[PDB]
Context: one part of a larger RNA, bound to proteins that are not shown
RNA sequence: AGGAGAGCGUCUGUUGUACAUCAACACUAGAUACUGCUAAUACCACUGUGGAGGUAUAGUAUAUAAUCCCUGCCCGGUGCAGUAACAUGUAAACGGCGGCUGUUGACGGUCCAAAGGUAGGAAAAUCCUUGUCGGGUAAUUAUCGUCGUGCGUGAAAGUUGGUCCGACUCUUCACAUGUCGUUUAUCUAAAACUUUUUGAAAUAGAAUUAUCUUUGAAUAUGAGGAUCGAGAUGGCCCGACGGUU
RNA sequence: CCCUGAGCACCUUUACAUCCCUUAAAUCAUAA
RNA sequence: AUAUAACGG
RNA sequence: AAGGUACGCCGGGGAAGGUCAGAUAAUAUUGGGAGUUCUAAUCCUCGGAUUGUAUCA
RNA sequence: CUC
RNA sequence: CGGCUCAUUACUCCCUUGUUAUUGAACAAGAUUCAGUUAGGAACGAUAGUUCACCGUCAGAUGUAAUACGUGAGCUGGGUUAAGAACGUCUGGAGACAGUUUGUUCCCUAUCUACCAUUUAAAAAAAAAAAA
RNA sequence: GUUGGUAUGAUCUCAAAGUACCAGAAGCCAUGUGAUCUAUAUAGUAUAACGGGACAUUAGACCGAACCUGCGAUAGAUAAAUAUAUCUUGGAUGAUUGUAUAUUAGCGGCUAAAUGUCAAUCAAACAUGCGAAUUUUAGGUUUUCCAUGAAAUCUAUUUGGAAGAAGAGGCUUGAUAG
RNA sequence: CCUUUUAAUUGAUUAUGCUGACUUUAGUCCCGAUAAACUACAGUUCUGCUUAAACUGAGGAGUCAAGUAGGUACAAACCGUACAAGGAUUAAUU
RNA sequence: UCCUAUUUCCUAGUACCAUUAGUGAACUCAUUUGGUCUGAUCCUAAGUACGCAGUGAGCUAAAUAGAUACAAGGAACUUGACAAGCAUUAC
RNA sequence: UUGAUAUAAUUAUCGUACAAGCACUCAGCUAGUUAUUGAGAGACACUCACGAGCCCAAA
RNA sequence: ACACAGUCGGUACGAAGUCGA
RNA sequence: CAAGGUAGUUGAUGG
RNA sequence: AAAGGGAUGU
Numbered sequence: 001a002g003g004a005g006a007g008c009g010u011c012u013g014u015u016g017u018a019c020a021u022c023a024a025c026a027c028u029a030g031a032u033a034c035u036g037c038u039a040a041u042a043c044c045a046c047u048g049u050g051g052a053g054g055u056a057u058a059g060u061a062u063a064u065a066a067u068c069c070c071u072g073c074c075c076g077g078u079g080c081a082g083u084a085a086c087a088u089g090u091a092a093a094c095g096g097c098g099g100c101u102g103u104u105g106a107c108g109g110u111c112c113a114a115a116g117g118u119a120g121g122a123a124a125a126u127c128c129u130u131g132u133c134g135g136g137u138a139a140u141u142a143u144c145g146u147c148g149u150g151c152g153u154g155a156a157a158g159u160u161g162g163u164c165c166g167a168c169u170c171u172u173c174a175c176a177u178g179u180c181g182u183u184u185a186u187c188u189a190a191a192a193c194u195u196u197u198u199g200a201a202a203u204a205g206a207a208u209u210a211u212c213u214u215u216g217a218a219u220a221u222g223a224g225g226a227u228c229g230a231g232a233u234g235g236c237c238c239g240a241c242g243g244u245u
Numbered sequence: 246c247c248c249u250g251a252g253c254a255c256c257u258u259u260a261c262a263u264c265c266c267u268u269a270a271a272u273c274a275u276a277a
Numbered sequence: 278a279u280a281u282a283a284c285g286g
Numbered sequence: 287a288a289g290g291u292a293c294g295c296c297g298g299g300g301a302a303g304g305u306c307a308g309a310u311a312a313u314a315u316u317g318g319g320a321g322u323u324c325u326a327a328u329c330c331u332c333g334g335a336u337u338g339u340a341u342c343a
Numbered sequence: 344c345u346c
Numbered sequence: 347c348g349g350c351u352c353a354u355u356a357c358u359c360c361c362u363u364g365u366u367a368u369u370g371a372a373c374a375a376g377a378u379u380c381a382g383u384u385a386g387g388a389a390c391g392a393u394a395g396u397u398c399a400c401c402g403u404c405a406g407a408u409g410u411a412a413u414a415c416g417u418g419a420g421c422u423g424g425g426u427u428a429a430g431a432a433c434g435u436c437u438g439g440a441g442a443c444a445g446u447u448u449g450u451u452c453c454c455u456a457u458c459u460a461c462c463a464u465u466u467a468a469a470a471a472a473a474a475a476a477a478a
Numbered sequence: 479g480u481u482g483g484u485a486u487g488a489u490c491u492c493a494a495a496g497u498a499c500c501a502g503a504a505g506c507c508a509u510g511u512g513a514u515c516u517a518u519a520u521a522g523u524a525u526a527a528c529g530g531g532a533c534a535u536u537a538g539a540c541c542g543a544a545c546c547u548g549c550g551a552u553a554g555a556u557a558a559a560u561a562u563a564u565c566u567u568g569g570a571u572g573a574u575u576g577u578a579u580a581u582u583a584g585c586g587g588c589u590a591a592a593u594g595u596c597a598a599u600c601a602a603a604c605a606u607g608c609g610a611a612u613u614u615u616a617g618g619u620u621u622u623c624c625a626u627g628a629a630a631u632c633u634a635u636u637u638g639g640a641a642g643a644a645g646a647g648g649c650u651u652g653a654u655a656g
Numbered sequence: 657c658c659u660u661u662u663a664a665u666u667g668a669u670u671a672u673g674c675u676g677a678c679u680u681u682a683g684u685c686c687c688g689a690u691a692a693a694c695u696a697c698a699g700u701u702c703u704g705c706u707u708a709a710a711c712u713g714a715g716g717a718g719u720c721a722a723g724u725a726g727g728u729a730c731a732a733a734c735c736g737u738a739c740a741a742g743g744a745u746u747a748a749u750u
Numbered sequence: 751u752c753c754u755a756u757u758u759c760c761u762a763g764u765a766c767c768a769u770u771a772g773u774g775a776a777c778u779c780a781u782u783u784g785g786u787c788u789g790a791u792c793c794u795a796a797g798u799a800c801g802c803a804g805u806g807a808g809c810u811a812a813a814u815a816g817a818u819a820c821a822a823g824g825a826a827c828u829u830g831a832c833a834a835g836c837a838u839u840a841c
Numbered sequence: 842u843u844g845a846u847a848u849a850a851u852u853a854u855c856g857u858a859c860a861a862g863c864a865c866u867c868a869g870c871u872a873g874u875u876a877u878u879g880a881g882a883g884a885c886a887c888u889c890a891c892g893a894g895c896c897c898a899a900a
Numbered sequence: 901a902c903a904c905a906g907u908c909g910g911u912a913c914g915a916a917g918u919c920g921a
Numbered sequence: 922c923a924a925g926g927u928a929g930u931u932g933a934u935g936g
Numbered sequence: 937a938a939a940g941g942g943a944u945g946u
Base pairs, nucleotide, nucleotide: 002173003172004171005170006169007168008166009165011538013025014024029064031062032061033060034059035058042049043048067161070158072097073096074095077094078093079090080089081088098111099110100109101108102107120153131147133145134144135143179826180823184819185818186817187816188815189814193808194807195806204679205904207221210227211226212225213224214223220848231465233463234462235461239458240457242454243453246300247299248298249297250296252295253294254291255290256289257288260946261945262944263943264942265941266940267939268938308342309341311337312336313335315333317331318330319329320328347424348422349421350420352416353413354412355411356410357409360387361386362385363381364380367378368377369376389403390402391401430448431447432446433445434443435442436441451561483891484890487887489880490879492881495875499618500617506609507607508606509605510604511603517582523578526575527574528572530541531540545569546568550565551564552563553562584600586596587595588594593602631643632642633641635639647885673870674869675868676867677866689786691701702804703803704802705801727735844908845907846906851862852861923931924930
Other pairs, nucleotide, nucleotide, family: 008023cSS011027tHS012573cWH013590tSS015022tHS016020tWS016430cWS017598tWS018560tWS019428tWW021167cHS026573tWS028065tHS030063cWH031092tSS035039cSS037054tWW037055tWS037056tHH039052tHH040051tHS040059tWS041050cWW041051cWS053054cHS064156cSS066162cWW068160cWW069159cWW070155tWS071156cWH074114cSS075093tWH076095tHS082087tHS083085tHS091094cHS096115tSS103105tWS103106tWS105106cHS105107tWS112116tWW113115tHS117118cHS117154tWS118155tWH119154tHS121152cWH122124cWS123131tHS123149tWH124152tWS125447cSS132146cWW136142tWH137139tHS138402cSS139391tSS148150cHS155158cSS167567cSS176831cWW176835cSS177824tHS177825tWH178181cWH178182cWS179824tHS179827cSS181822cWW182821cWW183820cWW189191tHS191813cWS192811tWS192812tWS197687cWW198686cWS199683tWS199685tHS199686cWS200455tWW200684tWH201556cWS201682tHH202681tHS203680cWW206222cWW207905cWS208905tHS209458cSS215220tWH217854tWS217858cWH218304cSS219414tWH229230cHS232464tWS236460cWW237238cHS237456tWS238459cWW240419tWH241344tHS251614tHS251636tWS252504tSS255601cSS258260cWH281286cSS289440tWS291293cHS293601tWS296503cSS297615tWS301302tWS302344cWW307339tWS310338cWW310340tWS314334cWW316332cWW321327tHS324370tWW339340cHS351417cWW358381tHS359360cHS382385cWH387407tWS388409cWH392400cWW408409cHS417420cHS423452tHS437438tHS466470tWH467469tHS481893tHS482892tWS485889cWW486888cWW490492tHS491494cHS491876tWH495498tHS497610tWS498874tWS501616cWW502615cWW503612tWH504611tWH512584tWH512597tHS513516tWS513581tHS513582tHS513587tWS517588tSS520578tWH524577cWW525576cWS528543tHS529542tHS532539cWW534537cWS544570tHS544789cSS547567cWW554559tWS558562cWS566836tWH583596tWS584603tHS589592tWS613615cHS614637cWW617671cSS618872tWS619873cWS626647cHS634640cWW637639cHS665874tWS668872tHH671871tWS678865cWW683684cHS690703tWS704786tSS706708tHS706797tWS708801cWS717792tHS724770cWH725782tWS725784tHS726772tWH739743tWS740769tWH773785cWS775776cSS783805cWW797798cHS825831tHS825832cWH828830tHS842910tHS843909cWW847903tWS850863cWW853858tWH854856tHS876879tHS901903tHS915921tWH917920cWS917929cWW925928cWS
C1' cells in the first nucleotide's frame, strides 16, 4: 500500500554507511557555443597521453529537459563577434523590462528610459493572524473550487497544461478498531524480586548530610530565628543551578 | 547553545600584491 | 615638492 | 580602511530570574460627566495619596 | 545572575 | 512556547450563605459592596503548533493569580534557533532576511534531602570471668 | 699638601640570549605511508546470480521469493551490535546485484554534486621532521620569620595590553629651678 | 660534628598535571533462544529444524579461512593427527 | 566369399608442493557456545526407510516488552488515524 | 554527655561566594636556569684588590 | 554528635562516722 | 552562747 | 609599471 483530490518533482534511477532517501542530483530531448585534424578541450616532464587509432549526423563546453500549446519588448550596460579602428551584430549570451497627473477611465498632459513586465498562472513552497463566494462539518486559522479584491509572479537563469508515478507534504470518505471517555483479565519474557554461579560504571575537597521563615556573590543540608527522636530496605524523581557530551 | 582575540581555516571578486597561462613581443636556430 | 584631516603621523 | 561562512575550528568569557517602579493593578478619595428629578442605588473619566508588580517599557 |  | 501527568497556595472568589445591608428593593430574574469556625462543587468538541481567543453542543456554576509565565534526571516534540534543499526579496558575489517552507539521533542502573510503602525484641548470632 | 678610576667575586634577570618560570591550540611547511575501508558502472588480463505467477507479453512493465536494500514504530542508546534486533521497507531483465587482481594521492584524487568520500573528527587524510611552532586570553608555580608597603589616577596609542609619569621612609614623639 | 663551598638547577594540599597503587558508588548493574531420565525384572521422554550414504566403471559438484577450530582421562596440559598406488589379496593368522 | 577398412595396441610405479574431502560465515569485526534456529538451492521426501540441535534453582507484588480476548460507544485521541485494526472463523 | 562558641581550602574578583574553575586519597616526577657576556641610571642592588693609574687576549 | 565534626572550659575525697556536739 | 520539753531539735518575722 | 583567465598570500 483502498475510493475521490491538491502541491513539488515528469517518470525508472542516485543519494550523505553511523541524526538529512527529499521538492535536492541525474535523466530521455530541444537549444546555444567552440573545433578542418598534429582539431578544440583535458592531463600540465610535453616532438608525450587521453580525445581517437574517431573526422562536423564527429568531439568538447554551458543551460534548459521526457508529451501538447506557447516562449512577449529591450543591444542603453557588460561580455563576445566584426573591422586597421569604425559601422554593425549577438540576448535559448550575462542581464533589464517606469513616475507624477486630468477625463472606473476608453481617451489626453508631462518627465524619464534601451524597453517600460506582454501572454499565462494567481491569497501561490512567492503574499498572509483566519481576503470574497461556494462544497464537505453541529461548529472549517484546514482542504478543493472561485473571484482577480490585496500583495504580486511571469515566460528554455522557461510560462500554462494531459496521463501515469513517489518508503515525499497535505484534504476527504470507508473499515474493523483500546487512539480515546477508561481501563481490565489470562499467558510468556534478553521484564522484574530471592537464591547459586559472579561481579563493573559514570561520580567522589571533607562530612556525624532535618522542616518552616528569613538573609546572603540576590532561590541555602551548614548563616539569624523558630521547630524537630533515627537506620537500613523497596519505590518515585521535588531539590542537591544533580552528572556527562 | 551564545559572544569575543592584537587567533586559525575555507569561499567570493570592480579589495591589494605575487605567480602560472594566453596575448603582446623578444631571442637564436638562420645561410639564401 | 610630498601622503599622513583616523591630523603623536 | 575589500567582503562571506547556517560547513566552520581553537583559546577565553556567558544572558528566564534578583532588583526598580514609568505606564500600569488594588483601595478608597477630589473634581467633572451620566443616572426624569439626584455628587455618593449604579456607571464613565481626571488629579493627588498609600500599597503592590499581572502585562507593556 | 543559567543550562 | 504549547500540551500531558501530578498538583500546592492566596483572594466572600464563578454556583451555593448572611431571615430583614443599600437598591432607581412589588414579586421573579438582578445590581453594588461588606463578612466566615473557609463547608460541597463548576461537562465536551470543529479549524488551529499554539496561550489568550472565535465558532458548535451540554449546562445555566465568566473565576482570577502565583508556585523559576509549578512540573521535560516524569512524558511528547507540533511551533521554534545548526549541517541539506526550495520560493520571494537584497548584493557583483560568496551569501543573507527578528520573510515563508520541507527533512532532521530529546542521554543518565538514584549517593544525599523530600515523600509513599516498610520494621519481633530485654533475649532467642558471637562476646561480656567477679570478689581478693 | 684638592683627579677616582680600573678589574674581579657574589646577586638578579631589570626591552641580554639560535632556550629565557613550566604545561598547553586550532593550525602552517617539508619528506614519506595509505585506493585491502571508501568514490570512480570492475577500463574482460579475469568473473558469476536472479525459484515463480497474472491472456502483463521484446518492457529502464506489475505481485512477489533468493539477492541488493531498510519507511515508521519499540527497545537498545555505560548495546547481544559503534549502528542492531521484529514486521506488509524500496528494487527485484536491469542506470540490476556479485567477484580476482589492478588504476587515480593530499598545493591532490573520485564525486548522478550532499563539502559525499579517500582505513569512521575530511571546507582539504595520516605518520615523521635538533622544521627541536608561537600566544596582549587563560591553569599551576613547592620553607618559614621579619621590615616596609600600593593602585584601580594622568598623557598618548585601536588596546584593563605596551611606554613614561604619579605613587615610600620624609622626619622625629622623652627634661630639672626634685 | 663544626667551617667554607656546591651549576642541587635543592623545599609541592592544587596545573580536568604525569606515571601508578588503592578506596566510594556496591557486594549494586551484568546471567543469550527448551528442556528430562539413565530405572527393585522387557521397551520407544518431549521439543526446534529437516540433503543424515560414506564404492557400485565417475576422488564421491567448488573457492576461501582456521600460520593446523570437533583427536585424547569430566585437561584452557603432555602426546598424536591432511599418505592421489589408500597399502588389511586380513576369505589371512588363530 | 555383400561390415564404409578385415588398419596389432592394455596401466613405463611416476619429481616437488597442497589437502582433515561433513554441518557451519568458515572472512573483515568481536559479549567468538565454531556446529542448532533465523533464506534460496542441493535427493521424483507419506521431513527424504529413527538425521542434526536443546544453556543453575525458585517465586500469583506492581511497572515494562509482547501475545490473546475485550461489553456498549466508534477517532470523541493526537500536531497528525502515530500506533493499532482488516486481510481466519457453519461446512 | 551537658554549656558556650565557629559560613573547609585555593585562584581570579569591587565582592570573606561549594548555584564560578581544580581536586576520592596517597607515593614518586613535576615549573625564575645560566652573564668565561651586563649592571646600579632620584622605587632602592653588595664586596675585595691596586690606585693616576688599572686589567692582560690568543699562545 | 544539634556541630567543615573542631575550640574554651568541664565533676572538688572523708560524717557513708557517732561510746556524737 | 542561750533554750529545750531531748528532735545532736531551736533563736528572723503583726497589718 | 601593458591586457584577460586561473591560482597563491595579505

Solved structure of RNA (LSU-23, nucleotides 1 to 284; LSU-28, nucleotides 1 to 218; LSU-12, nucleotides 1 to 178; LSU-18, nucleotides 1 to 94; LSU-22, nucleotides 1 to 91; LSU-10, nucleotides 1 to 59; LSU-9, nucleotides 1 to 38; LSU-24, nucleotides 1 to 10) from Toxoplasma gondii, 946 nucleotides shown. It holds a match to the Rfam family "Bacterial large subunit ribosomal RNA". It comes from the structure "Cryo-EM structure of the large subunit of the mitochondrial ribosome from Toxoplasma gondii". The sample was in a buffer at pH 7.4. The entry is indexed under Toxoplasma gondii, parasite, mitochondrial ribosome, LSU, large subunit, RIBOSOME. Ions in the entry include zinc.